[PDB]
Entry title: Cryo-EM structure of the CnCas12f1-sgRNA-DNA complex. The RNA (sgRNA), together with DNA, has 123 modelled nucleotides. The entry is indexed under Complex, CRISPR-Cas, RNA BINDING PROTEIN/RNA/DNA, RNA BINDING PROTEIN-RNA-DNA complex. The structure was determined by cryo-electron microscopy at 3.73 A resolution and released in 2023.
Context: bound to proteins that are not shown
RNA sequence: AGGGCGAUUUAACGUCCUAAGGCUGAG
RNA sequence: CUCGGCAAGGGUUAAUCUCGAUUGUUGUGUUA
RNA sequence: CGAUCGAGCGUUUCAC
RNA sequence: GUGAAAUGUAAAUAAUAGAUGUGAAG
DNA sequence: TTCACATCTATTAGGTT
DNA sequence: AACCT
Numbered sequence: 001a002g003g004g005c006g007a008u009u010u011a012a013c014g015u016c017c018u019a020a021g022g023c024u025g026a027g
Numbered sequence: 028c029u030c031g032g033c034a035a036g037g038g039u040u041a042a043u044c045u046c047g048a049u050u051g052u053u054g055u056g057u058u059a
Numbered sequence: 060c061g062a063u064c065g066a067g068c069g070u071u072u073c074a075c
Numbered sequence: 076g077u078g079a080a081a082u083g084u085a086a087a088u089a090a091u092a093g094a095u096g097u098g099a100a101g
Numbered sequence: 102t103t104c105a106c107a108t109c110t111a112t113t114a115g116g117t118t
Numbered sequence: 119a120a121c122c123t
Base pairs, nucleotide, nucleotide: 001018002017003016004015008087009086010085022033023032024031025030026029027028044067045066046065047064048063049062050061051060068083070081071080072079073078074077075076092110093109094108095107096106097105098104099103100102114123115122116121117120118119
């Protein structure tokens, strides 16, 4: 700082993962 | 030059007011 | 991982 | 400001598919 | 070349082996 | 669960 996750969509709060705003594969 | 994989509640006091009483459910790190 | 009564706590609406 | 109700974060709960029109980025 | 939004249409099966 | 319309 972003994103899942909380019956679905928004904004805030709660908790976790990261340069996946990465890496590793085969022909 | 071409096509794919690797993340996320915690654990019985809770995942979204403090606390009180009566109550449970799964059985363990699982879809119940 | 919840149901049912309590209180406190903050909201919305109605009259004075 | 006082009193009454419901609330439990707040506000919602019709959703697809195409067609036609305009913008941005190599 | 390849992606976005705004206006505007029509739709959403019944019956039977 | 399929066919017909």